The depositors describe the entry as "Structure of the Thermus thermophilus 30S ribosomal subunit complexed with a human anti-codon stem loop (HASL) of transfer RNA Lysine 3 (TRNALYS3) bound to an mRNA with an AAG-codon in the A-site and paromomycin". The RNA (16S rRNA, nucleotides 898 to 1521) from Thermus thermophilus has 620 modelled nucleotides. Crystallisation conditions: MPD, NH4Cl, KCl, CaCl2, magnesium acetate, sodium cacodylate, pH 6.5, VAPOR DIFFUSION, HANGING DROP, temperature 277K. It holds a match to the Rfam family "Bacterial small subunit ribosomal RNA". Its Rfam clan is "SSU clan". The literature on the family includes a 2001 paper in Science by Yusupov et al., "Crystal structure of the ribosome at 5.5 A resolution". The entry is indexed under Protein synthesis, tRNA, Ribosome-Antibiotic complex. It is bound to paromomycin (PAR). Taxonomically the source falls in Thermus thermophilus (Bacteria, Deinococci, Thermales, Thermus). Ions in the entry include magnesium and zinc.
[PDB]
Context: one part of a larger RNA, bound to proteins that are not shown
C1' cells in the first nucleotide's frame, strides 16, 4: 500500500421492495450431462459452459467410425536419372475411389538432302530436397472476445511530507450520471477514463421532384389511371434549434425546485465507443506461432455409417391449458428488407403441397406482401369442449445422383399430455413490460420454436434501503498479501529420534568408625638369650609407633543396563471439532480454580495489547 470484516459513515445499479408477465408442472423444439455405441468428432463448465464456437451436420460439411484404394502424395518449391506423352475421346473393373488399359496426335525458337540426333516448356513412371496432419500444448504464445463495468476510477510531472515502503496532489464541503463541475486546499498542472467530437429517432427550413395531389383545376374504362403542377408526403444532401438562454424562489459558487415561449428542457430518447488493470478467463479446431509428436501414417482418397442413438437429468425456448377464448367468413391500417442463370404478377389445373402457362422488374419504376394482432357479421357454449395438436395410419408434392438411418411441406384419417404448475427461480421503470406479426444473414433444401433486426397495440408500479446481490467513496481493525473460497488452535493416528521418573540388578569414587596391616626410616630393649670387642661400643636379634593395602557396618556421590512409564523435538496433501486473528461471530488476554474427546468453558479479580452504544448460517 492493499484486500478483507457476521466494524462504521456516506451512496449507487430491476440490487431489494412495489408492480406486470414468465420458468420449475404438459407436449414439443433445442444445447448439455450421463449411459449406449463400430463411432455416437471436438471445445465451452458457477457468474464470464448448456438455440455457446454451428449465419443451416442426408451425400458434402466432418474433424468420427468401418470397409475399399494412394503413396513426393489433392497443393507449393527445387531436383540427378527414362520411352514419351504439345493436347483429347474411349475399355476392363469396381459402391465409388482405385487398379490394369486400348487408340486417335504430335506443334518448337536447335542441327541436316532426309534419315533422324536433339534442347524447352504443361503433364508421367524412377529414387532425391520437401509436403500435409482439425495430432499434443491457450500455464510457451499472437491477434481477437468474454468479464468485474460504461464502475469511477487509474495514473504522472514538477513541487512540498517521510530515513523508508510511500503520502500529498486524487483528501475534505456542496453538486453530478460521473475524479461531473463549483469550492476550500502544499500543491500547479496533465495523461489513459467521464463528458463532447460520430450513427439513428424528434421540430422547422432550403436544395432536386418519374414518390407525390381534386390542393385549384379540366380529361375519367371515375383506378391521380392521361393532361398535368410538385404545393403536401415522402426521398436525403444539407442546415438551424436548447444554451438552464428567459421570468421567480434557495444558493458562496457550481447548481437545484418551480414557472413562459417551444417539436423538444435542463444528459429529449436509443446507439458506437468500454481506462491502469483483474480472471495463469477464451481459442493454438478461424487464422497466424515457439516447441513437441506423426510417415508409409495421428497424410490422402473415397462407399457406407456417425455426430440424429436412449432407462433417466438439467438449461434456453416453441405451443398450449382457453370465452378479455377458439373457428369461418368480410374488411381496414406497417416498417424495414430481398429479386437470377432469380423475385414470380393477373391465367388455367389440383381440395391443396404444388405442375403447366406466361407479363412485368432489374426493381422509391415489377414481384415477394396476406401484414397480424384489429375491426364488422355468423358459429361454439364451458365441455377435456369447433380448448390443445402431441402421436400414429394412409396418400401425395417439391430439392436434391440421393432423402432407411436423417429433410420441409400439403390432404385425409389418429387427436396424446395439458385445467396454468413443490421447493425455488427469471425478466422488465414507458412505446418498456406484455402481446402481434413483417424482413433478413446461412442457404438445393431443411429439422429456425434459434440469432439478428423491424414496425402493430400498448400496461402495472417504485412509500423506501432495512434485508439479499454487485459495486463506489472516506473511515477504523487486522496474526490476511495467489490476499476470508485468507489464516489458524489443540487431541489423536502414522513415520524417525533425542529424552525424563525408575522399584530391581551391575560397576565406581568417597566419608566416618572399629579391626588385620608390607616395606622402611625412627624408637626402646639387645637379656649368665647369639657374633666381634681396646669392655667403651658395634652388630644380628626381638618388641613398638607412624604406614600403602585389605576386611566388616553405616551415611552420602556418579556412570552402564532398568520392565513400568511421562511429556517433547521433527516429518506435502491422515481423523474431530474450529479455539486464536476483521466486534473473528459470546472482545482478547491474563493468575488462579474446577470442568471437558480437542482446541476450550466457567467462576473470581486485574489489564487493553477491546471493535463499534442493541439473537445464531461450519469447514474451503
Ligand atoms: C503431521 O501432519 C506432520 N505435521 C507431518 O509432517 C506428517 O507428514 C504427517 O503428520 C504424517 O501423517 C494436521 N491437522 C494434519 C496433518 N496431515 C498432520 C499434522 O500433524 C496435523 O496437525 C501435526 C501433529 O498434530 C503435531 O501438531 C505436528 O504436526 C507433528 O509434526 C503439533 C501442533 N502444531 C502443536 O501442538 C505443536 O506445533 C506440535 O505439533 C509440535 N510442533
Nucleotide at each position: 500500500u492493499g484486500a478483507c470484516g457476521g466494524g462504521g459513515g456516506c451512496c449507487c445499479g430491476c440490487a431489494c421492495a412495489a408492480g406486470c408477465g414468465g420458468u420449475g408442472g404438459a407436449g414439443c423444439a433445442u444445447g448439455u450431462g450421463g449411459u449406449u455405441u463400430a463411432a455416437u468428432u471436438c471445445g465451452a463448465a458457477g457468474c464470464a459452459a448448456c438455440g455457446c464456437g454451428a449465419a443451416g451436420a442426408a451425400c458434402c460439411u466432418u474433424a468420427c467410425c468401418a470397409g475399399g484404394c494412394c503413396u513426393u502424395g489433392a497443393c507449393a518449391u527445387g531436383c540427378u536419372a527414362g520411352g514419351g506423352a504439345a493436347c483429347c475421346c474411349g475399355g476392363g473393373u469396381g459402391a465409388a475411389a482405385g487398379c490394369c488399359u486400348g487408340g486417335g496426335g504430335u506443334g518448337c525458337c536447335c542441327c541436316g538432302c532426309g534419315a533422324g540426333g536433339g534442347g524447352a516448356g504443361c503433364c508421367c513412371u524412377a529414387g532425391c530436397a520437401c509436403a500435409g496432419g482439425u495430432g499434443c500444448u491457450g500455464c510457451a504464445u499472437g491477434g481477437c472476445c468474454g468479464u468485474c463495468g460504461u464502475c469511477a476510477g487509474c495514473u504522472c510531472g514538477u513541487g512540498c511530507c517521510g530515513u523508508g515502503a510511500g503520502g500529498u496532489g486524487u483528501u475534505g464541503g456542496g453538486u453530478u450520471a460521473a475524479g461531473u463541475c463549483c469550492c476550500g486546499c502544499a500543491a500547479c498542472g496533465a495523461g489513459c477514463g467521464c463528458a463532447a467530437c460520430c450513427c439513428c429517432c424528434g421540430c422547422c427550413g432550403u436544395u432536386a421532384g418519374u414518390u407525390g395531389c381534386c390542393a385549384g383545376c379540366g380529361g375519367u374504362u371515375c383506378g391521380g389511371c392521361c393532361g398535368g403542377g410538385c404545393a403536401c408526403u415522402c426521398u436525403a444532401a444539407c442546415g438551424g434549434g436548447a444554451c438552464u438562454g428567459c421570468c421567480c424562489g434557495c444558493g458562496a459558487a457550481a447548481g437545484c425546485g418551480g414557472g413562459a415561449g417551444g417539436a423538444a428542457g435542463g444528459a429529449g430518447g436509443g446507439g458506437a465507443c468500454g481506462a491502469c488493470g483483474u480472471c495463469u478467463g477464451g481459442u493454438c479446431a478461424g487464422c497466424a506461432u515457439g516447441g513437441c509428436c506423426c510417415u508409409u501414417a495421428c497424410g490422402g482418397c473415397c462407399u457406407g455409417g456417425g455426430c440424429g442413438a436412449c432407462a433417466c437429468a438439467c438449461g434456453u425456448g416453441c405451443u398450449a391449458c382457453a370465452a378479455u377464448g377458439c373457428c369461418c367468413a368480410c374488411u381496414a391500417c406497417a416498417a424495414a428488407g430481398c429479386g437470377a442463370u432469380g423475385c414470380c404478377a393477373c391465367c388455367c389445373g389440383g381440395c391443396a403441397a404444388c405442375g403447366g402457362g406466361g407479363a412485368g422488374c432489374u426493381a422509391a419504376u415489377c414481384g415477394c406482401a396476406a401484414a397480424a394482432a384489429g375491426g364488422u357479421g355468423g358459429g361454439c357454449c364451458c365441455a377435456g369442449u369447433u380448448c390443445g395438436g402431441a402421436u400414429u395410419g394412409g396418400g401425395g408434392u417439391c430439392u436434391g445422383c440421393a432423402a432407411c438411418c436423417c429433410g420441409a411441406c400439403c390432404c385425409c384419417a389418429u387427436g396424446a399430455a395439458g385445467c396454468c404448475g413443490g421447493a425455488a427461480u427469471c425478466g422488465c421503470u414507458a412505446g418498456u413490460a406484455a402481446u402481434c406479426g413483417c424482413g433478413g444473414a446461412u442457404c438445393a433444401g431443411c429439422c429456425a420454436u434459434g440469432c439478428c433486426g423491424c414496425g402493430g397495440u400498448g400496461a402495472a408500479u417504485a412509500c423506501g434501503u432495512u434485508c439479499c446481490c454487485g459495486g463506489g467513496c472516506c473511515u477504523u481493525g487486522u496474526a490476511c498479501a495467489c490476499a476470508c473460497c485468507g489464516c489458524c488452535c489443540g487431541u489423536c493416528a502414522c513415520g524417525c529420534c533425542a529424552u525424563g521418573g525408575g522399584a530391581g540388578c551391575g560397576g565406581g569414587c568417597u566419608c566416618u568408625a572399629c579391626c588385620c596391616g608390607a616395606a622402611g626410616u625412627c624408637g626402646c630393649c639387645g637379656g649368665g638369650a647369639g657374633c666381634c670387642u681396646a669392655c667403651g661400643g658395634g652388630c644380628a636379634g626381638g618388641c613398638g609407633c607412624c604406614g600403602a593395602g585389605g576386611g566388616u557396618a553405616g551415611g552420602g556421590c556418579c556412570c552402564g543396563u532398568g520392565a513400568c512409564u511421562g511429556g517433547g523435538g521433527c516429518g506435502a496433501a491422515g481423523u474431530c471439532g474450529u479455539a486464536a486473528c476483521a466486534a473473528g461471530g459470546u472482545a482478547g488476554c491474563u493468575g488462579u480454580a474446577c470442568c471437558g474427546g480437542a482446541a476450550g468453558g466457567u467462576g473470581c479479580g486485574g489489564c487493553u495489547g477491546g471493535a463499534u452504544c442493541a439473537c445464531u448460517u461450519u469447514c474451503u
The entry has 20 different proteins, among them 30S ribosomal protein Thx, 30S ribosomal protein S9 and 30S ribosomal protein S4.
Vendeix et al. published it in J.Mol.Biol. in 2012: "Human tRNA(Lys3)(UUU) Is Pre-Structured by Natural Modifications for Cognate and Wobble Codon Binding through Keto-Enol Tautomerism".